[PDB]
Context: bound to proteins that are not shown
DNA sequence: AAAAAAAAAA
C1' cells in the first nucleotide's frame, strides 16, 4: 500500500 | 435508517 465478505464500536 | 473507524477471514 487494493478487493470480497463478516464482526464490533462510536456518533445521530 | 446515516455516517465514521476499527477488527477477522480470504
Ligand atoms: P497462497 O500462495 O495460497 O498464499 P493466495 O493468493 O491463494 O496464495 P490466500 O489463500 O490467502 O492466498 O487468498 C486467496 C485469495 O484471496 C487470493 O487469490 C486473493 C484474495 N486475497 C487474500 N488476501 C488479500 C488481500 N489482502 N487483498 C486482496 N485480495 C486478497
Nucleotide at each position: 500500500u487494493u478487493u470480497u465478505u463478516u464482526u464490533u464500536u462510536u456518533u445521530u

The depositors describe the entry as "Structure of human LINE-1 ORF2p with endogenous DNA and RNA/cDNA hybrid bound to dNTP and Mn2+". Template RNA from Trichoplusia ni, together with DNA: 22 nucleotides with solved positions. The sample was in a buffer at pH 7. Protein in the same entry: LINE-1 retrotransposable element ORF2 protein. Primary citation: Jin et al., Science (2025), "Mechanism of DNA targeting by human LINE-1". It is bound to 2'-DEOXYADENOSINE 5'-TRIPHOSPHATE (DTP). It was solved by cryo-EM to 3 A.